[PDB]
RNA sequence: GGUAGUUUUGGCAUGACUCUACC
Numbered sequence: 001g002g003u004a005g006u007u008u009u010g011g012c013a014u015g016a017c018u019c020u021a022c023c
Stems, first nucleotide, its partner, number of pairs: 001023005008016002
Other pairs, nucleotide, nucleotide, family: 006018cWW007017cWW010012tSS012015cWW
C1' cells in the first nucleotide's frame, strides 16, 4: 500500500466505530 477476519457505539438504522490476521 492491498485484502480477509474481530470488537465497540447507541437514538441509530438497516449506519458509524475498535481490535486480529494474511499479502
This is an experimental structure of RNA, with 23 nucleotides shown. Keywords: microRNA, UU base pair, UC mismatch, stem loop, RNA. The structure was determined by solution-state NMR and released in 2016. Entry title: Solution structure of microRNA 20b pre-element. Primary citation: Chen et al., Nucleic Acids Res. (2016), "Rbfox proteins regulate microRNA biogenesis by sequence-specific binding to their precursors and target downstream Dicer". The entry is an ensemble of 20 models.